[PDB]
Context: bound to proteins that are not shown
RNA sequence: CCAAAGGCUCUUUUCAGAGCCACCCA
Numbered sequence: 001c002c003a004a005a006g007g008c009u010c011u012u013u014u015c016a017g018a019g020c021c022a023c024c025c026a
C1' cells in the first nucleotide's frame, strides 16, 4: 500500500454486552 473507519464512551457476556451525540419527529 492494504485493512479499519459517522464523532465518541463504558464493561471481562470480550467469539461478547451496554450507552451518548449527530441524523430523523409537522
Stems, first nucleotide, its partner, number of pairs: 006021006
Solved structure of RNA (histone mRNA stem-loop), 26 nucleotides shown.
Released in 2014, the model rests on X-ray crystallography data to a resolution of 2.3 angstroms.
Crystals were grown from: 8% w/v Tacsimate, pH 6.0, 18% w/v PEG3350, VAPOR DIFFUSION, HANGING DROP, temperature 293K.
It was solved together with 3'-5' exoribonuclease 1 and Histone RNA hairpin-binding protein.
The PDB entry is titled "Crystal structure of the histone mRNA stem-loop, stem-loop binding protein (phosphorylated), and 3'hExo ternary complex".